[PDB]
C1' cells in the first nucleotide's frame, strides 16, 4: 500500500460486554441542536457519500 470488517467529546473509577479500538455502568466537564425556560436530543473530520484522518481485528 491493496482488500474485508470495526472502533469515536475529555477526565477519574469499574468484579459487566467485546480478541480489540472500545462499549456499558457511576461521578465531574466539553461541543452542537433545539426548547415551552423545565428541560430535550445528539458526539472523529464533514451538509453528506460506495467520502476522509486517527485507531482496532483478519487476509496479503
Nucleotide at each position: 500500500g491493496g482488500c474485508c470488517a470495526g472502533u469515536c467529546u475529555g477526565g477519574c473509577g469499574u468484579u459487566u460486554g467485546g480478541u480489540g479500538a472500545c462499549a456499558g455502568c457511576g461521578c465531574c466537564a466539553a461541543g452542537u441542536u433545539c426548547u415551552u425556560c423545565g428541560g430535550a436530543a445528539u458526539u472523529g473530520g464533514g451538509a453528506a457519500a460506495u467520502c476522509c484522518u486517527a485507531c482496532u481485528g483478519g487476509c496479503c